[PDB]
Context: bound to proteins that are not shown
RNA sequence: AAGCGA
RNA sequence: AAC
RNA sequence: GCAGCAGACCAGGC
DNA sequence: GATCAAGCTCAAGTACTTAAGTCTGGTCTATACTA
DNA sequence: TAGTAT
DNA sequence: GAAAGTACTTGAGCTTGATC
Numbered sequence: 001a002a003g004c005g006a
Numbered sequence: 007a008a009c
Numbered sequence: 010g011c012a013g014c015a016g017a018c019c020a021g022g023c
Numbered sequence: 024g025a026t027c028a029a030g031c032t033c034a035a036g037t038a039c040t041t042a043a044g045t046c047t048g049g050t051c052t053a054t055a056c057t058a
Numbered sequence: 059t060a061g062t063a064t
Numbered sequence: 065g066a067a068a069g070t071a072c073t074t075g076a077g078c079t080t081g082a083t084c
Base pairs, nucleotide, nucleotide: 015052016051017050018049019048020047021046022045023044024084025083026082027081028080029079030078031077032076033075034074035073036072037071038070039069040068041067053064054063055062056061057060
Other pairs, nucleotide, nucleotide, family: 004006cHS008009cWS058059cWH065066cHS
């Protein structure tokens, strides 16, 4: 930094 | 497993 | 990651 | 002084070896016996 | 013949 | 039918001997 059938 |  | 006859004789190579 | 024999020297043989280096390819290789 | 032997 | 070489054995001739 990111994140799925919340 | 077994070659 | 199989396995070799061997020994003759001939021709040829620089 | 002479000899024949022993044995040493010489030229005639015989017995034996050797004949360049490396490399490639190709063919070919027993059958008589006698049962 | 079937196989040893020269 | 187009090898040659050395080393070793053999028979012939000859010196010195032992004999005569």